[PDB]
RNA sequence: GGUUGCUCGACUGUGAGCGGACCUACCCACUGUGGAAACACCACAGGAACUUCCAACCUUCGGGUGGCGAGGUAGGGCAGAAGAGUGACC
Repeated sequence: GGUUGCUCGACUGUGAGCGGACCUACCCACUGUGGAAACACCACAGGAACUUCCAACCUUCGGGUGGCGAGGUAGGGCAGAAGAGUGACC
C1' cells in the first nucleotide's frame, strides 16, 4: 500500500405509477361543522380515489398497530458518506 471491519465525520439526501408516507415546535395556509357567528375571530373534524411505504411500534415472525396540508422556518430521526482515526487480514 491492499482488504476490510471498528469509531469520529465535512457534507448531502430524504427521491411520487415504470413509485415519496421519519418526528416535533411555531408560522403560513385549504375544507367542512359548531360557537347567539354569511366576512373577520375561536374550537373541532378532515386533505379525491386506488395505490405505494414503515423512516415508527408490537410480533408466537404468520401478522398486527398506528399514521398524509407534496406549504414556510427550524431542531432532531433515518440513509449514504468526502475526510479523520483504527484494528484484524494480505